[PDB]
Context: one part of a larger RNA, bound to proteins that are not shown
RNA sequence: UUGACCUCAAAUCAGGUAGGACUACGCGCUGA
RNA sequence: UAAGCGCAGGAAAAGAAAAUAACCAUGAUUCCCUCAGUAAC
RNA sequence: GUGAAGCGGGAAAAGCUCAAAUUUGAAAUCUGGCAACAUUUCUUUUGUUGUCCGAGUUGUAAUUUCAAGAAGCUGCUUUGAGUGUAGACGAUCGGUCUAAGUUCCUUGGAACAGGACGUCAGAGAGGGUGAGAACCCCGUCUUUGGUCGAUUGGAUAUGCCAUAUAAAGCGCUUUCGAAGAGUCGAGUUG
RNA sequence: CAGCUCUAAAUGGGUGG
RNA sequence: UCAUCUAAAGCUAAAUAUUGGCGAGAGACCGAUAGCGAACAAGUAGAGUGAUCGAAAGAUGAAAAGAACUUUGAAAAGAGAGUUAAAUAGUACGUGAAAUUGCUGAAAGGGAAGCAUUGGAAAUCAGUCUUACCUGGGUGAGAUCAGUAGUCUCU
RNA sequence: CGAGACUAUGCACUCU
RNA sequence: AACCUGGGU
RNA sequence: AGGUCAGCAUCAGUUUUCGGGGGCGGAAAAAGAAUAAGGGAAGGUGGC
RNA sequence: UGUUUAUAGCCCUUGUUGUAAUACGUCCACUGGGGACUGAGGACUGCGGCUUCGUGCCAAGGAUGCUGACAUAAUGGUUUUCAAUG
RNA sequence: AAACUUUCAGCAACGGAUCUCUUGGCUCUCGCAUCGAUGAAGAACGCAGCGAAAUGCGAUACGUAAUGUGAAUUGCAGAAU
RNA sequence: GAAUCAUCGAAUCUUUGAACGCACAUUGCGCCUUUGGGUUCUACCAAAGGCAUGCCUGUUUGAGUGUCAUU
Repeated sequence: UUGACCUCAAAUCAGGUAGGACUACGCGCUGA
Repeated sequence: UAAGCGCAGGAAAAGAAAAUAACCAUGAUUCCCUCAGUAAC
Repeated sequence: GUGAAGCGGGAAAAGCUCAAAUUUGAAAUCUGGCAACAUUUCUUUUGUUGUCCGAGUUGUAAUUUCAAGAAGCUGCUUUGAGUGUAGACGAUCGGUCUAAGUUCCUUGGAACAGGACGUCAGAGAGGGUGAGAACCCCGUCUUUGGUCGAUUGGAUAUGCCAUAUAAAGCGCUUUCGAAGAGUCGAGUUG
Repeated sequence: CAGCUCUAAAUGGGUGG
Repeated sequence: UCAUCUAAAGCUAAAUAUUGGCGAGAGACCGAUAGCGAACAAGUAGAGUGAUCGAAAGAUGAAAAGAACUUUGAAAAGAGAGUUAAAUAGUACGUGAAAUUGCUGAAAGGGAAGCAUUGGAAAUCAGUCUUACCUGGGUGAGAUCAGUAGUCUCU
Repeated sequence: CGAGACUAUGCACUCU
Repeated sequence: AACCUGGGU
Repeated sequence: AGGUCAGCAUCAGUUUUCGGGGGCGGAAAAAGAAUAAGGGAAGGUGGC
Repeated sequence: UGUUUAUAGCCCUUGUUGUAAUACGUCCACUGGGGACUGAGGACUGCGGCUUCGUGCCAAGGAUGCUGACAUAAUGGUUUUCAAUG
Repeated sequence: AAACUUUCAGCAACGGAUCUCUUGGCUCUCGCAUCGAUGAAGAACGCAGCGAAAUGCGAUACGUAAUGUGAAUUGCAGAAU
Repeated sequence: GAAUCAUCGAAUCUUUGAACGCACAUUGCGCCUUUGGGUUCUACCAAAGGCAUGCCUGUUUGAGUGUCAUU
């Protein structure tokens, strides 16, 4: 030179996913 | 408890005892009545 | 001033799943890509089979959760994560079916009012109509129902598949029986 | 019930007579 | 010493809660200053730079038949008219109270009325009083009368 | 038995 | 008890 | 007729204002009058 | 001026007419009238008095009677106002 | 005396009470579980034949398709059939 | 097949808004791919489809004086 494996990355990669609203009733957080 | 922050469902939290009892024992959880305005402070 | 809980009486009742033991006579496990086969609340849904990587031995399945249970042995009782068809029963959605005065007289702009004369009633609730209308119209009762459209429920019978060389209950054990930590606990601040 | 220091056991460990 | 449990991993219907969401049935409730702020254009109009605050306001008539036409007036309207059962229902619209305003009629009023009591004058109203009542004869009618015949319901 | 409602017929005797 | 006829109230 | 308003009568109740008659009482009223005594005087009469 | 009923009389005491009148205070279950307001109650029950011996009547347990005006009405209200008083 | 004020009555004004209603509220009960990157709630703008504190709708704009009912809409015109 | 009708299962849904190619309050600024255009893709314009972030599973590409083997 080469090959595994570990770790770390990159992708408009393939497919998915999370916000936000109501909050009568639920469950937590601190709380005059 | 009020206010503020967060998080769900048609219900949710709870839940099959590291529970009571002192009896001839009861048997997950939830809820109502009672225990009772009683023990305890 | 705050303030329970056990018991008892009710409503409702359903139980369980992993970790910890080696599948070691065989990673039996699963996502994904592609291709066929279906299938639908649905051309919109949801899967099966074949195949190729990949995940996984730093542990995916079978087994077991202390009520136990594993492994042996014993002789008794057991068994479908399917695919249709038919009929019935339910739920749901949309349609359909439905009894009788508008007869005379008076007042009035108007009769639904008043006075007679009848009718229907499983319908005399209510609403509208030119003033108090069961009988004018919608309706109401029949309807806790006949007829129907489609989707859907758990079942019943029956047809085809299944792969069972298997799995499960309980005896019987000269055998084994694994059980969750910066948690429990003590000291100490809000 | 949280914070900080320390830190277990196997008929043990928990709560009650 | 005994009794009873097996934490430091996980799941699970029903009984239970429900001023919200999609519908439904009701009511010894309020009846337009009430009941939601909001029965109507309502979180609208409007106020504040902003967070926010935030009202008033229902009803002609059965049917608009919502007043043709003529005339005065620049207009607004007004008057004649006309529709209606109602215009004493004309969109200032169902009924239309009080305060309050103008006109008309009658009174009263010498730097206070107001009210109470007793009466005059004016105006006006009611009262059953309209008629009724009661007593003989005669004439006719019949019914509860018949020295009378029948029906039905009860007894 | 007679208590009412009646339909006749007379309206004598009683009554209005 | 309707009418005609009369008296009292 | 009942309705109202006026009278007037005999009554009942309450009341007010005039009288009439007679008993009974006091110092069995006091007075007074008339009529007999006595006394006294004057604000003294006639008289002087 | 002074006196004592005389040509006025007065007072005091007693008698008498006296067996007096009046007045005052009373009393009559004695009596004539006049005015005023009231009429509640609603068969008989009772107390009584007259009777005239059958009773009945009565001023006696709350008013009845005899007439007169009136319905194109006499009274009664109610309003406005006036007067008197508050 | 007239006027003015006050009082009474009639009429006309004002004003919107009372009465009667009631497609609204308020309260209780019963059934049900259903928003969003597949672009929600909310905002702006537009869209009607004639519309103006309102409604519906998105340049397919006061809506198309599919089914069902079955011949209307309305103020006017409007097409019908 | 009238209907400001009813039902409703296929579609349409402007710009914004969690708001998502960038910045903003309007008004803009861009980039990539495809297609079309007007007789030119040597020019120009338009249209259509894409371009937020975090995270998960898989795919491809790598980097590591990170761990080793290669007669």

The PDB entry is titled "Fkbp39 associated 60S nascent ribosome State 1". Shown are 746 nucleotides from a PDB entry: RNA from Schizosaccharomyces pombe. An Rfam search finds the family "Eukaryotic large subunit ribosomal RNA" in it. For this family Rfam cites "The comparative RNA web (CRW) site: an online database of comparative sequence and structure information for ribosomal, intron, and other RNAs" (Cannone et al., BMC Bioinformatics, 2002). Its family is annotated with structural constituent of ribosome and ribosome in the Gene Ontology. The organism belongs to Schizosaccharomyces, within Eukaryota. It was solved by electron microscopy to 3.7 angstroms. Among the 42 different proteins in the entry, which are not shown, are 60S ribosomal protein L16-B, Eukaryotic translation initiation factor 6 and 60S ribosomal protein L31. The work is reported in "Chromatin localization of nucleophosmin organizes ribosome biogenesis" (Ugolini et al., Mol.Cell, 2022).